Solved structure of RNA, 16 nucleotides shown. The work is reported in "Structural Insights Into the 5'UG/3'GU Wobble Tandem in Complex With Ba 2+ Cation" (Ruszkowska et al., Front Mol Biosci, 2021).
C1' cells in the first nucleotide's frame, strides 16, 4: 500500500 | 482517519 482481524 | 495482530 492491499487483503482480513482487533481497537481508538 | 489513526493504531495495531496476522498474511500479501
Nucleotide at each position: 500500500u492491499c487483503g482480513u482481524g482487533c481497537g481508538a
Method: X-ray crystallography, resolution 2.21 A. The entry became public in 2022.